[PDB]
Context: bound to proteins that are not shown
DNA sequence: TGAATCTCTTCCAGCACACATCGGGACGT
DNA sequence: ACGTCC
DNA sequence: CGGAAGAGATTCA
C1' cells in the first nucleotide's frame, strides 16, 4: 500500500 | 447558386462489497 | 548477475 | 451501440 484482470456476493 | 441527407467520429453505458493472482526483459563486465 | 539499455 | 453532431457532397437552381 498501487492497478490491472478473474470470480462470486446483495 | 444553398439546404437538406448521408458518412465518421468523439463519449456513455447503477450501486456497494468480499477474496484470489501477479506486476518488463535484453546485453557489457 | 550488476548495470544499464529498449 | 444507440445518439448525436460536424463536415463532405449531393440535390435545386
Nucleotide at each position: 500500500g498501487c492497478g490491472a484482470u478473474g470470480u462470486g456476493u446483495g